Solved structure of RNA, 20 nucleotides shown.

[PDB]
Context: bound to proteins that are not shown
RNA sequence: GGGCUUCACGGAUGAAGCCC
Numbered sequence: 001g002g003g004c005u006u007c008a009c010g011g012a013u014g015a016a017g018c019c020c
Base pairs, nucleotide, nucleotide: 001020002019003018004017005016006015007014
Other pairs, nucleotide, nucleotide, family: none
C1' cells in the first nucleotide's frame, strides 16, 4: 500500500481481527 471480515446510540475522515 492492497484484499476480506467483525465490533461501534458512534457526532470521530470511528475502532478491531485475518492474509500478502
The entry is indexed under RNA recognition, PROTEIN/RNA, CsrA, RsmA, Shine-Dalgarno, TRANSLATION-RNA COMPLEX. The 2007 paper behind the entry is "Molecular basis of messenger RNA recognition by the specific bacterial repressing clamp RsmA/CsrA". Released in 2007, the model rests on solution NMR data.